[PDB]
Overview:
23s ribosomal RNA, nucleotides 2014 to 2898 from Acinetobacter baumannii AB0057: 799 nucleotides with solved positions. The entry also models zinc and magnesium ions. Keywords: Streptothricin, Nourseothricin, Antibiotic, Ribosome, Ribosome-RNA complex. The work is reported in "Streptothricin F is a bactericidal antibiotic effective against highly drug-resistant gram-negative bacteria that interacts with the 30S subunit of the 70S ribosome" (Morgan et al., Plos Biol., 2023). It holds a match to the Rfam family "Bacterial large subunit ribosomal RNA". Its Rfam clan is "LSU clan". For this family Rfam cites "The comparative RNA web (CRW) site: an online database of comparative sequence and structure information for ribosomal, intron, and other RNAs" (Cannone et al., BMC Bioinformatics, 2002). Rfam 15.1 lists 51,934 matches to the family in 10,816 species. The depositors describe the entry as "A. baumannii ribosome-Streptothricin-D complex: 70S with E-site tRNA". The structure was determined by electron microscopy at 2.21 angstroms resolution and released in 2023. Bound small molecules: Streptothricin D (OIY). The sample was in a buffer at pH 7.4.
Context: one part of a larger RNA, bound to proteins that are not shown
């Protein structure tokens, strides 16, 4: 998914309503009830992995704005003193 | 020759300083002042800083990852007598050395032991003999060395160039062995040896550049410069097939693509571990292994504990205690039954049967647990997803705030600590627990019942009495039997003793309204207080686990052989427990094997063929069920119970009870609040006991018409 959708014991991709053995069990509601259907809900967030991501940090790398130093350019007149 | 420096000036420039104009204007332009000046400052070029900002990187293997450890090359073993053959399998060695330690010609044997001999011996060197590779081989380890591959000398460079037929090894780049040919050349008289070292580790591709030679190219041409061939340099590129020339760390503020290929729960294999039993038996017990313990050692069992593995579950199996509710084992706490005793009695040790009911309540801490107080006959051990969170909680732990200790430079973090912090789901199937509708049950019905079988119940103290008897030196104290009297649980019930009793009295605030005094009544939690009638109900009564049977556990016989004895057994016959089947209470014929027993109903004509419990007509409607309706100490609907005029079913009336208290009015005393009287009055759900007053009317619907066939008995 679809269902004619019991219980145990074992068995099994190892915890089975549905496979084996066996027990119980006439055919349908209606108030309640949550032990199980590994029940619904979110392609698990814990954990690992991808030669995945973003964000932060710093004495990882490599760049850049800022800030800063000379040089030459705008930039010009007179006196002086002084080193190699 | 330069280089620095100092100190004036005004003209480039500067003023976010004054004034005047473009002006109605704190912009902005022009002009005139006044301070400043080749400074400041601004282009281009260089050095430095430089998480402020951007981009990115921070390997792999792994009995999860992380931490540690390893990553390339050689030797031995695993490796199953060719090669090859893995694990975070046992073990060890390499990243070199040497111009001799290489080539040749010739020449020699180690090690250790006894004997003697100056210092000088255990052990230096010198001589002789014995029986010997036990020696060295530049290193590890393995193969292997007499024509020694070991050890010495003269002389010397073959530790040469070009090569190279064949081979081994191999995914691929790569790696190994090699006779034999030409040239030059060392040692041999010579035949000949030599292409580095007894071998097997001792190492690095391409790319990019350095250097040394070249009969090779050379952007019009001759040159050049750059290239290309040969030789050879620089890599701990050691993560050693080497992604870049260049690269740590946090994320609990986090994402996204995947995996039960792989961790944490909880299942599964397993049982080292962990708990329980057994076997032997030194020795302990005044003697005496085995009354009660038992060393060295030794063999199982369970599947709680700690692991180990990685087989289900990452398109989710979503929790440590605690409440609530509970099912199982039996390795038995307590109560029952028994062997042995270092069992005189009361106690006690130990084993052995037996799971039927039972089996604490607080202080502390999230705490399971433990500790502690004071109970109890007893406060057992464990399975059940360490039982129970679509059943409760959320105090622990494990989000996001924040702080201390500690650790990091720091973003953060913890063999730590503290204070704070959202618990979703209305139940399809299954299972459970209550109540119905439906059919069947050999004609239909109404009522009483029998019991295959199901559940439920199953505990237990303390006094007295036997008897202060048995027992015992005494201290001290029984079995068996028998009475009473209590805990704990379970049930029905409501007369008692209460609770509750919002449709029963009664006091008594505000407010309001009913025309006003008086009386009432809405509203304020039933307004607030006191009280209480049925019904409901524990905390209140009563009452129950009594007694008796059968078959048996462990264990004790009787009587008896195999086995002339002995023996609880093989044959035959007994006792023996709270446990098993009865016994008590409740339910039971869907017990499909559908059971019995008393009592009621129904007895009619036609036609036809499919000759049949046949199919159409026509007539019959039966006991009795049910629908309606008054109800109910029964009810979610239902279901059951009563009753429907030949009637007390319901409600109402009428009397009694009972509650609650002295009703309204009018009189009397009072100034008056109020008290008295009339009177225990008045007004009282659900109670009880009469009454047809209204309401259960008239009616309707279902159910049929003697119940097939075979055999057997008796009629």
């Nucleotide at each position: 998914g679809a269902a004619a959708u019991c219980g145990c014991u074992g068995u099994g991709a190892a915890g089975a309503u549905g496979c084996a053995g066996u027990g119980u069990a006439c055919c349908c509601g209606c108030g309640g009830c949550u032990a199980g259907a590994c029940g619904g809900a979110a392609a698990g967030a814990c954990c690992c992995c991808g030669u995945g991501a973003a964000c932060c940090u710093u004495u990882a790398c490599u760049g850049c704005a800022g800030c800063u130093u000379g040089a030459c350019a705008c930039u010009g007149a007179a006196c002086u003193u002084u080193g190699a | 020759u330069u280089g620095a420096g100092g100190u004036u000036c005004u003209a480039a420039c500067u003023c976010u300083g004054u004034c005047c104009c473009g002006u109605g204007a704190u912009c902005c332009g022009g002009g005139a002042c006044g301070a400043g000046g080749a400074c400041c400052g601004u282009g281009u070029c260089u050095g430095g800083u430089g998480g402020g900002u951007a981009g990115u990187u921070u390997g792999a293997c792994u009995g999860g990852g992380g931490c540690g450890g390893u990553c390339u090359c050689c030797u031995c073993c695993u490796a199953a007598a060719g090669a090859g053959u893995a694990a975070c399998g046992g073990a060890g060695g390499a990243g070199u050395a040497c111009g001799a330690a290489g080539g040749u010609g010739c020449g020699c044997u180690c090690a250790g032991c006894g004997u003697g001999g100056u210092c000088g011996g255990a052990a230096a060197u010198c001589a002789c003999g014995c029986g010997u590779a036990g020696a060295g081989u530049a290193u590890a380890a393995a193969g292997g060395c007499a024509a020694a591959a070991g050890c010495g000398c003269g002389c010397u460079u073959a530790a040469c160039u070009g090569c190279g037929a064949g081979a081994c090894c191999c995914a691929c780049a790569a790696g190994u062995c090699g006779a034999g040919c030409a040239g030059g050349u060392a040692c041999g008289a010579a035949a000949g040896u030599a292409g580095g070292u007894c071998u097997u580790a001792g190492u690095g591709a391409u790319c990019c550049g350095g250097u040394g030679g070249u009969u090779c190219u050379g952007u019009a041409u001759g040159g050049a410069a750059g290239g290309g061939c040969c030789a050879u340099c620089g890599c701990u590129c050691a993560a050693c097939g080497g992604a870049u020339a260049a690269a740590a760390g946090g994320u609990a503020c986090u994402c996204u693509g995947g995996g039960g290929a792989u961790a944490a729960c909880a299942g599964g294999c397993u049982g080292a571990u962990a708990c329980c039993g057994c076997c032997c038996a030194a020795g302990a017990g005044u003697u005496c292994a085995u009354a009660u313990c038992g060393a060295c050692g030794g063999c199982g069992g369970u599947g709680u504990u700690u692991g180990g593995c990685a087989c289900c579950u990452c398109g989710a199996u979503g929790u440590c205690g605690g409440c609530u509710c509970a099912u199982c084992u039996c390795a038995u706490c307590c109560u029952g039954g028994g062997g042995c005793u270092g069992a005189a009695g009361c106690a006690g040790g130990u084993c052995c049967c037996a799971a039927g009911g039972g089996u604490a309540u607080g202080g502390c801490u999230g705490u399971u647990c433990g500790c502690c107080a004071u109970u109890u006959a007893a406060a057992g051990a464990g399975g059940u997803a360490c039982g129970c969170g679509a059943g409760c909680u959320g105090g622990g732990u494990u989000u996001a705030g924040a702080a201390c200790g500690u650790c990091g430079u720091g973003a953060g973090a913890c063999a730590g600590u503290u204070c704070g912090g959202u618990c979703c789901c209305u139940a399809u199937c299954u299972a459970c627990c209550g109540u119905g509708g439906g059919c069947g049950c050999u004609g239909g019905a109404a009522a009483u019942u029998u019991g295959a079988g199901a559940g439920g119940a199953u505990c237990u103290g303390c006094u007295c009495c036997u008897a202060g008897u048995a027992c015992g030196a005494g201290a001290g104290g029984a079995c068996c039997a028998g009475a009473g009297u209590g805990g704990a649980c379970g049930a029905a019930c409501c007369u008692c003793u209460g609770g509750u009793g919002u449709a029963c009295c009664g006091g008594u605030u505000g407010u309001g309204a009913c025309g006003c005094c008086a009386g009432u009544c809405g509203c304020a939690u039933c307004g607030c207080c006191g009280g209480g009638u049925a019904g409901c109900u524990a905390u209140g009564u009563u009452c129950g686990g009594a007694a008796g049977g059968g078959a048996u556990a462990a264990c004790c016989g009787c009587u008896g052989a195999a086995a002339g004895c002995a023996u609880c057994u093989a044959a035959g016959c007994g006792g023996g427990a709270a446990g098993c089947c009865u016994a008590c209470c409740u339910c039971a014929a869907g017990a499909u094997a559908a059971g019995a027993u008393u009592u009621c109903c129904c007895u009619a004509g036609g036609a036809c063929u499919u000759u049949a419990u046949g199919u159409c007509c026509u007539c019959u409607a039966a006991a009795g069920a049910g629908c309606c309706g008054u109800u109910c100490g029964a009810g979610a609907c239902u279901a059951g119970g009563a009753c429907g005029u030949u009637g007390a079913u319901a409600g109402g009336u009428u009397g009694g009870a009972u509650g609650u208290g002295g009703a309204a009015g009018c009189a009397u005393a009072g100034u008056g609040a109020u008290a008295u009287g009339u009177g225990a009055a008045g007004c009282u759900g659900a109670c009880c006991a009469a009454u047809a007053c209204u309401a259960a009317u008239u009616g309707c619907u279902c159910g049929u018409g003697a119940g097939g066939c075979u055999u057997g008995a008796c009629u």